[PDB]
Context: bound to proteins that are not shown
RNA sequence: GCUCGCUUCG
DNA sequence: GAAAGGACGAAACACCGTGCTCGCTTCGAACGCACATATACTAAAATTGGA
DNA sequence: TCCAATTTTAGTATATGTGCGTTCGAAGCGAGCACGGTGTTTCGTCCTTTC
Numbered sequence: 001g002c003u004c005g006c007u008u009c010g
Numbered sequence: 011g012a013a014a015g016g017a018c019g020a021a022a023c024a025c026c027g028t029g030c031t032c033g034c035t036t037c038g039a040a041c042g043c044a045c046a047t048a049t050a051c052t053a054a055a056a057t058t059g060g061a
Numbered sequence: 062t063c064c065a066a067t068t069t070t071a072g073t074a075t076a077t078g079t080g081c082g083t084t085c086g087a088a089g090c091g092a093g094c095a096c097g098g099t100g101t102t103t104c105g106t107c108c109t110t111t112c
Stems, first nucleotide, its partner, number of pairs: 005090006011112003017106008040083004046077002050073012
């Protein structure tokens, strides 16, 4: 560095 | 107690087939909504047949 | 020859299996990245037999 998932933020 | 020539085995490239040891095998849709394509089928137009 | 029935012929009209969408962003992290099935080459280490 690509992807995905979770999480938060208003 | 140190040594060696041969033997086995453990690890890392690598060729071949196709991510699952065998061939099986599920669930759930996610929810709306506008294209549709299959069927189906309805009706009428047209033409062949009886009087 | 003409009115009635049979067919066909297409169009139309109600479905049912398809493809397409589903806010703007911002910030962190944890993970794993294609591989694996084993067949074979290589290297090393240690069962006995020897000093």
This is an experimental structure of RNA with a sequence from Homo sapiens, together with DNA, with 112 nucleotides shown. Primary citation: Wang et al., Nature (2025), "Structural insights into human Pol III transcription initiation in action". Among the 18 different proteins in the entry, which are not shown, are DNA-directed RNA polymerases I and III subunit RPAC2, DNA-directed RNA polymerase III subunit RPC3 and DNA-directed RNA polymerase III subunit RPC6. Released in 2025, the model rests on electron microscopy data to a resolution of 2.9 angstroms. Ions in the entry include zinc and magnesium. The PDB entry is titled "Human RNA Polymerase III de novo transcribing complex 12 (TC12)".